[PDB]
RNA sequence: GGCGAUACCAGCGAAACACGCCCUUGGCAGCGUC
Numbered sequence: 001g002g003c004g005a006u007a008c009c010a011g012c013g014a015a016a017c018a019c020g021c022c023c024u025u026g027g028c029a030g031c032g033u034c
Base pairs, nucleotide, nucleotide: 001034002033003032004031006029008027009026011021012020013019
Other pairs, nucleotide, nucleotide, family: 005030cWW007027cWW007028cWW010025cWW015018tWS
């Protein structure tokens, strides 16, 4: 560098949780593997 499965950060509503909307895209980072 390639691929794979992931783990967390995030837009808006007077909004850290709860509630409602929007979204299926971005972003670091490790792991597994070639």